[PDB]
Shown are 61 nucleotides from a PDB entry: RNA (RNA (RNA14mt)), together with DNA. The 2024 paper behind the entry is "Structural basis for substrate binding and selection by human mitochondrial RNA polymerase".
Context: bound to proteins that are not shown
RNA sequence: GCGGCGCGC
DNA sequence: GTCGTCTGGCGAGCGCGCCGTTACACCAT
DNA sequence: ATGGTGTA
DNA sequence: TCGTCGCCAGACGAC
Numbered sequence: 001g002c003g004g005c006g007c008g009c
Numbered sequence: 010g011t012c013g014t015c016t017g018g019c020g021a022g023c024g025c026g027c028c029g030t031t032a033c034a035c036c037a038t
Numbered sequence: 039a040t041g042g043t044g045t046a
Numbered sequence: 047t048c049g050t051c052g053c054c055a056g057a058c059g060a061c
Stems, first nucleotide, its partner, number of pairs: 002029008010061002013058009033044006
């Protein structure tokens, strides 16, 4: 750095 | 070459954390 | 006990 | 498996 997720406002 | 109008591709609210980057299926001395 | 291979 | 859309930054015409 990309993808899959999760949480907060 | 230079710069003014046009169209076709880009990307999706921030903040934080985790993991992964490379199907599993059929088989037998 | 494992490696032998495999792709619309 | 994809199913949106609007809008602005490069691409081509006029000078």